Context: bound to proteins that are not shown
DNA sequence: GGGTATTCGCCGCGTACCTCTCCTAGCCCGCAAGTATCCTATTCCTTGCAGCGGT
DNA sequence: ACCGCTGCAAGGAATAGGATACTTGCGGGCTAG
DNA sequence: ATGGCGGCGAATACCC
C1' cells in the first nucleotide's frame, strides 16, 4: 500500500 | 420476417476521523516408485559313495 | 564272498536379499517473492 | 461455488 475486525460524529 | 416477453448481466450503493492484527511461493534435497547390476549368504537339486542285504 | 540298493552327503546351481547407480515424480523446509 | 436486490438495456425464447 492491501485485506480483516471494532470504533466516533 | 418481425413484434412480444422472458432472462441475464453490469452498474450503483454516504462523509470524516481512530484502534488493532495480519500480510510467501518456489526451488533444492531427500523419499518413494520402476528398471539394471554386484555380492554375500542360504536353501535346493542332482549325482557320487558307504554300508547292508540278496544269490 | 560278489553283486544290486539305499540312505546320506558333498558339490554347484538357483535363489534370496542387501547395496549401488540410472530414469521420473512429489512433498517439505528454507529462503529470494 | 450455493444470505441482496433495484434499474436497464441488450440477448435470446418464442409465437405470429
Nucleotide at each position: 500500500g492491501g485485506a480483516g475486525a471494532g470504533g466516533u460524529a

Keywords: Transcription-coupled DNA repair, DNA translocase, elongation complex, RNA polymerase, TRANSCRIPTION, TRANSCRIPTION-RNA-DNA complex. Shown are 113 nucleotides from a PDB entry: RNA with a sequence from Escherichia coli, together with DNA. Among the 5 different proteins in the entry, which are not shown, are Transcription-repair-coupling factor, DNA-directed RNA polymerase subunit beta and DNA-directed RNA polymerase subunit beta'. The work is reported in "Structural basis for transcription complex disruption by the Mfd translocase" (Kang et al., Elife, 2021). It comes from the structure "Mfd-bound E.coli RNA polymerase elongation complex - V state". The reconstruction used 103,000 particles.